[PDB]
């Protein structure tokens, strides 16, 4: 001096209960 991957995540509603189930958003880091 310059830049960008990937990762996590919020959200609707239901049946005794836990929860499901479809959606969409967020957001960590590090190199030469």
């Nucleotide at each position: 001096g310059g830049a960008c991957c990937g990762a996590u995540a919020a959200g609707g509603u239901a049946g005794a209960a836990a929860u499901g189930c479809c959606u969409u958003a967020u957001c960590g880091g590090u190199c030469c």
Released in 2012, the model rests on solution-state NMR data. An RNA structure with a sequence from Yersinia enterocolitica, in which 32 nucleotides are resolved.